Annotation: Shown are 708 nucleotides from a PDB entry: RNA (23S rRNA, nucleotides 1405 to 2142) from Pyrococcus furiosus. Primary citation: Garcia-Campos et al., Cell (2025), "Pan-modification profiling facilitates a cross-evolutionary dissection of the thermoregulated ribosomal epitranscriptome". Lineage of the source: Archaea > Methanobacteriati > Methanobacteriota > Thermococci > Pyrococcus. The entry is indexed under RNA modification, cryo-EM, ribosome. The entry has 60 different proteins, among them Large ribosomal subunit protein uL6, Small ribosomal subunit protein eS8 and Large ribosomal subunit protein eL14. It holds a match to the Rfam family "Archaeal large subunit ribosomal RNA". The literature on the family includes a 2001 paper in Science by Yusupov et al., "Crystal structure of the ribosome at 5.5 A resolution". It was solved by electron microscopy to 2.59 angstroms. It comes from the structure "Structure of P. furiosus 70S ribosome grown at 95 degC". The entry also models zinc ions.
[PDB]
Context: one part of a larger RNA, bound to proteins that are not shown
RNA sequence: GGGAGUAGCAGCGUAGUCGGGUGAGAAUCC
RNA sequence: GAC
RNA sequence: GC
RNA sequence: GGAGGGGCCAGGGUUCCACGGCAAUGGUCGUCAGC
RNA sequence: GUGGGUUAGUCGGUCCUAACCC
RNA sequence: GCC
RNA sequence: GUAACUCGGCGCGGGGGAAAGGGAAACGGGUUUAUAUUCC
RNA sequence: GUAC
RNA sequence: GCGGGGGUAGGUGCGGCAACGCAAGCC
RNA sequence: GGAGGGUGACGCCUCGGGGUAGGCGGAC
RNA sequence: GGCCGAUGAGGCCGGCUAAGCGUAUAAGCC
RNA sequence: GGGGAGUGC
RNA sequence: GUAAUGGCGAGAAC
RNA sequence: GGGUGAAAGCGCGAAUGGCCCCCCCGUUAGGGGGGUUCCGC
RNA sequence: GAUCCCUGGGGCCCGUGAAAAGCCCUCCGGGAAUUC
RNA sequence: GAUCCCC
RNA sequence: GCGAC
RNA sequence: GUAC
RNA sequence: GAGAAC
RNA sequence: GACACAGGUGCCCCUGGGUGAGAAGCCUAAGGCGUGUCGGGGGAAACC
RNA sequence: GGC
RNA sequence: GAGGGAACUCGGCAAACUGGCCC
RNA sequence: GUAACUUCGGGAGAAGGGGUGCCUGCGGGUGCGUAACC
RNA sequence: GCAGGUCGCAGUGACUAGGGGGGCC
RNA sequence: GACUGUUUAAUAAAAACACAGGUCCCAGCUAGCCCGAAAGGGUUUGUACUGGGGC
RNA sequence: GACGCCUGCCCAGUGCCGGUAUGUGAAGCCCGGGUACAAC
RNA sequence: GGGUGAAGCAC
RNA sequence: GGUAAACGGCGGGGGUAACUAUAACCCUCUUAAGGUAGCGAAAUUCCUUGUCGGUUAAAUGC
RNA sequence: GACCUGCAUGAAUGGCGUAACGAGGUCCC
RNA sequence: GCUGUCCCCGGCCGGGGCC
RNA sequence: GGCGAAACC
Numbered sequence: 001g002g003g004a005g006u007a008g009c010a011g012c013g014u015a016g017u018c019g020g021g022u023g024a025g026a027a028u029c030c
Numbered sequence: 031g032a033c
Numbered sequence: 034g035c
Numbered sequence: 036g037g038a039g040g041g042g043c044c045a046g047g048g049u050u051c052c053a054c055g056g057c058a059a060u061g062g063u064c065g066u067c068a069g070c
Numbered sequence: 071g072u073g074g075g076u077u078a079g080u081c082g083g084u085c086c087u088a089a090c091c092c
Numbered sequence: 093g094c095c
Numbered sequence: 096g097u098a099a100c101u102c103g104g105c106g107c108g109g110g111g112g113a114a115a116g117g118g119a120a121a122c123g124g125g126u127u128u129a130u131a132u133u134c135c
Numbered sequence: 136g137u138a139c
Numbered sequence: 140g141c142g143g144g145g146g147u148a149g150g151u152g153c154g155g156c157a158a159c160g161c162a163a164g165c166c
Numbered sequence: 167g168g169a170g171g172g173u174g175a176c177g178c179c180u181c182g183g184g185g186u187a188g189g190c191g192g193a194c
Numbered sequence: 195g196g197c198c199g200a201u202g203a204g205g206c207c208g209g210c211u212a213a214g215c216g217u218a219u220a221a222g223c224c
Numbered sequence: 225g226g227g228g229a230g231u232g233c
Numbered sequence: 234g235u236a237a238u239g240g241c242g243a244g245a246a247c
Numbered sequence: 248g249g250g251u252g253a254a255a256g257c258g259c260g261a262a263u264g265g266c267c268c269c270c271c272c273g274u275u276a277g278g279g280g281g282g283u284u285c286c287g288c
Numbered sequence: 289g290a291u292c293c294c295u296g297g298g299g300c301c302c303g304u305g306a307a308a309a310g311c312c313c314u315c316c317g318g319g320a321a322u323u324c
Numbered sequence: 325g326a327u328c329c330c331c
Numbered sequence: 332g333c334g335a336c
Numbered sequence: 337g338u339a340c
Numbered sequence: 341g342a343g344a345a346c
Numbered sequence: 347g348a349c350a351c352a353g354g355u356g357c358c359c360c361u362g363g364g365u366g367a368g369a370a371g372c373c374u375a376a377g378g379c380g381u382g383u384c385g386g387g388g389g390a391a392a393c394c
Numbered sequence: 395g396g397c
Numbered sequence: 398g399a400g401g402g403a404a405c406u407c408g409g410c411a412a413a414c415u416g417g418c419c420c
Numbered sequence: 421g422u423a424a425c426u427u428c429g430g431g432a433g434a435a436g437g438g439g440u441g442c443c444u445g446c447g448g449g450u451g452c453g454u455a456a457c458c
Numbered sequence: 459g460c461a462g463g464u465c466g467c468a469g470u471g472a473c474u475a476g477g478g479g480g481g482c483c
Numbered sequence: 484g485a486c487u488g489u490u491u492a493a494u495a496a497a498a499a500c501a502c503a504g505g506u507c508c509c510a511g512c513u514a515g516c517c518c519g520a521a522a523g524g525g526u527u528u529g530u531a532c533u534g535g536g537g538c
Numbered sequence: 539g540a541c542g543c544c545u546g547c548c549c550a551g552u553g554c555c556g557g558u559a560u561g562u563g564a565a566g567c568c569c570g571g572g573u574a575c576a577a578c
Numbered sequence: 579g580g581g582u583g584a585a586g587c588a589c
Numbered sequence: 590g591g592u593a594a595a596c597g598g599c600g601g602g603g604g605u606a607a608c609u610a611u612a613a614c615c616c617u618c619u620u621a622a623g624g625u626a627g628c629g630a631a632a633u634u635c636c637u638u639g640u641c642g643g644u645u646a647a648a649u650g651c
Numbered sequence: 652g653a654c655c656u657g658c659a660u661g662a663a664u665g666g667c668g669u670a671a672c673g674a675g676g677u678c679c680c
Numbered sequence: 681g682c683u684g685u686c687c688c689c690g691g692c693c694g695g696g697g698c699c
Numbered sequence: 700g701g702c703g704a705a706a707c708c
Base pairs, nucleotide, nucleotide: 001708002707008702009701016033017032018031020030021029034379035378040360041359042358047340050339051074052073053072054071056070060068061067079139080138081337083336085117086116090111091110092109093107094106095104096102121137122136124135125134140333141332143331144330145329146328150324152161153160154159165319166318167316168315169314170313171312172311173310177300178299179298180297181296182295183294184293185292189288190287191286192285193284194209195207196206197205198204210264214259215258216257217256222251223250224249226247232241233240265283266282267281268280269279270278271277301305346354362374363373364372365371384700386699387698393696394695395693396692397691398689400687401686404685409682417440418439419438420437425430427540441464442463443462444461445460446459448458449457450456465469478680479679480678481677482676483675484672488500489499505538506537507536508535509534510533515526516525517524518523541668542667543666544665546599547598548597551596552595553592554591555590557589560588561587562586566582567581568580569579571578601618602617627660628657639654640653641652643651644650
Other pairs, nucleotide, nucleotide, family: 003706tHS004705tHH005006cHS005703tWS006704tWH007703tHS008062tWS010695cSS012343tWW022026tWH023025tHS023066cWS026066tWS027384tWS028063tWW035039tWS036038cWS036376tHS038040tHS038361tWH038376tWW043356tWW044341tHS049051tHS049076tWW057068tWH059070cWS068069tSS069344tHS074129tWS075076cWH078081tWW078338tWH079120tSS082114cSS086308cSS087113tWH087307cSS089112tHS095105cWW096521cSS097099tHS097100tHS103522tSS113116tHS116306cWS117308tWS122212cSS126131tWH137213tWS147162tWS147326tWH148163tSS148164cWS148325tHS150321tSS151322tWH152163tWS156225cWS158249tWS161163tHS162326tWS164320cWW174309tHS175308tHH181236cWS184254tSS186290tWH187289tHS199203tHS211261tWS211262tWH212261tHH213260tHS218254tWH219253tWH221252tHS221295tSS227246tHS228245tHS229241tWS229242tHS229244tHS230242tWH235237tHS236297tWS237297tWS240245cSS253294cSS262264tHS291369tWH301303tHS303305cSS340345tWS342355tWH344381cWH347351tWS357359cHS366370tHS371473cSS392697tHS398684tWH399688cWW402683tHS402685tHS403409tHS403410cWH403411cWW403683tWH405685cSS406408tHS415476tHS416475cSS421435tHS422434tHS423432tHH424431tHS426429tWS427429cHS427669cHS430670tSS451455tHS466468tHS481651tSS485671tWS486502tHS490497tWH491495tHH491496tWH503539tHS505594tWS510514cSS511530tSS512529tWW514527cHH519521tHS519522tHS540669tHS544662tWS545663cWH548621cSS549595tWH558559cHS558560cHS558588tHS563585tHS572577tHS573576tHS598622tSS600619cWS601602cWH603617cWW604616cWW605614tHS613614cWS624625cHS624661tWS625662tWH626661tHS629655tWS630637cWH630639tHS630656tWW631633cHS634636cHS645647tHS648650cHS650678tSS662665cSS684688cWS
C1' cells in the first nucleotide's frame, strides 16, 4: 500500500434547553 | 442568569 | 436533571 | 447525596497561582485545560 | 510561553523501645 | 568490634 | 569456623530500629492570585 | 488578641 | 523548656480523732 | 548521688449511670 | 428582623462563641 | 469517724 | 441493695 | 456525718469579633444605624 | 440524643492480651546557710 | 531559699 | 531574655 | 517537611 | 489525594 | 496498571430531613456536577 | 437490557 | 401476554410463585 | 398453629390459616406533664 | 390495645421483601 | 462429607484439604527428631498433663 | 477422622525391634614361606 | 599361606 | 524370637438331609489363615436395562 | 425397597448407622 | 404451587444497528 | 457532520 474514510467514539451514572457575552471562528468557553 |  |  | 460530598496518608514532583496563547496533546470542536 | 508561590519554641521528624538489624 |  | 572472603555463627561490649506504638507546650479573628495552628 |  | 532579677512559703509553720487541707526550704 | 512506689501500661464480650455534638417542637 | 405566599393561613433564612485561667460533684475507694 | 444487727435487714 | 450478679460480727442498716 | 475523686457546666476570655437586617451617599470611591433573647423534648 | 467523651459492674480463656524513655511522690546517705 | 506571686 | 536543623 |  | 494529578 | 485504563491502591477517617428496625431501598436539604465528554436525524426497517 |  | 401448565430440555437453565409485621 | 426424626440442644420462620389503608373517639405502660416513645 | 364510620380490583398498594415438602449418596 | 472453615490467582469450590476426637511410635536432657563444610544451632526463657514422628 | 455400636483370623513373605551359641566377614596385628631389604 | 576377626548378612 | 490401629493377605474341586428337586450337616487335597459382625446390581456388578415389588399411559432413572 | 450369583465389599488405607449442617450429585410431589 | 421452557409465538420501551 | 485505526492480504 489494499483492508478504509470502514470498525470504534452505546451497554456499568442515557443531560441538556432558552436569552445574553467573548471571539475571525462557539453544540463543546463564560 | 433562569429552567 | 444526576 | 453512608457518596460522584468533607478531610488526609503512601505514591506523583510543580501537575499549585496569575497573565498571555492554540503549531501539537485532549476519542469530535474549542476562544477551554492537569497542554 | 512568560512571571510567581510553600514563613513554626507549640503541628510532624528529631527522643524511647518492640519484632528485628548492623 | 572481639571470638 | 572456613583454603579464604564481601561467607556461616554462639557468647560478651556498642549502636540502630515506628511521620498511625510511648512521647513538654496555642486557640480564635483577619490577611494573599496562589501559604498559613507558620504572616498580622 | 489572648495563652502555654 | 532553659537562664536571670525582686519578693514570699519554708530552713525555724499550722488546722482536723481520722480519711485529709495546706505555697509547706536549696544543691 | 542512690533506692523504692505510682503513672506511662494495654485482651475479648456485655450492661447501667453522667455529659456533649447533632436533631425536633413552641414563643419573640 | 428578612424573603416567599393573597401585605390571607403557612413555609423558609439568621438569632454564633476557641484555647487558656478559676471553680466540684457522680460512680469507685476511704 | 460514729453505730452495733438474724422468726434477718 | 442492683439492669443483673450480690453485701453483712472478717462489722449490715442508718 | 464527712474525705478524695472524671467527662462536663458555669464566670473571664467576648462583642470593639462573626452573622442578619436597615439607611445616606452610587460617576468612581464610601460612611453610618439596629438587633444577635428564652422554654420543652 | 449519639457509632462522640467520662465512669463503674458482670462474664470468658488448655487463648492472659509489649517494652523503654519521660513525669510525680516518698525514703536514705552527703554539702552550704544566721545581720544568712 | 523554692514546685508560690510579679518582671 | 533566649529557644537550633 | 509545609504548594497541589 | 483519584470513573483525568498514584 | 504502556493511557484523561469501568481494575487495584483508599472507602483510610466523617454524615442533615421524611418513610422506615435500620449506615437498607426511594425522595429530598447542604455541598458538588452536567467531563463516568463526540454531536444531529428518525414510526428510519431486519437483527442484537 | 427491560415490561 | 388469551387457553394449557414442564408436553421444552442431559437436567425446571432462565424466568415465575412466596415475601415485612401481628395472632 | 406446627410433623417424621433427634445427639433433647434442634428440626422451626417446618407445614398450614386469619388480619393489615384512611378518618372519628376512647383506654393503658413509663413519665410532674395535655413533652416523647410504645 | 379497643369501638365505630368509610373507599378501591388490589391497604407490607410504590420501595423494602423466604416459595415449600418428601426419599437416596 | 459430621459441623464453622481452606483450595488449583487465569476453564475444576468438590465427595478433595483442615478440624475437635481415637490410637500407635521415639525420647529422662550431653535425650529423641532436625540444619550445616565446620563452628555452632531449631525444638529450647522447653522437661513425659512435655517435645517430635505416622495413620 | 464429630457422635452411637463395634473393630474378627493370619508373623509363612516384605519391613522394624531384641538376641546372636555357630558360619562367613575388610583393614590392622601376629606366625610360616619368599625377598641380602620389599613387592608377593 | 594361616590365625585373631567388629558391624552387616546366615540363624 | 516378639511385632499387623507395621506394608499387606484372609483360597480353590466331588457328593450329600432327595419326608420330590435344591440346599449345608458331611470326607478328600490345601495354606501363615481362609472374610467374623456388618453392608451388597453399591461413586465398588463385566454379563446388566440382573430378578421381584412401588413410582408413570409408557421408567437404560429413583 | 428387597434377593444374593459380591467378575473384583468388609472392619482405624476403618465397618455400619446417624440428628444438625451444605451455592456438593441425585429422584419425586 | 408457579410460570413464554414449550404448543406458538405476538406487541411495547431504552441502547446499538441505519443516514 | 467530525477524529480515525487494526486483524488479515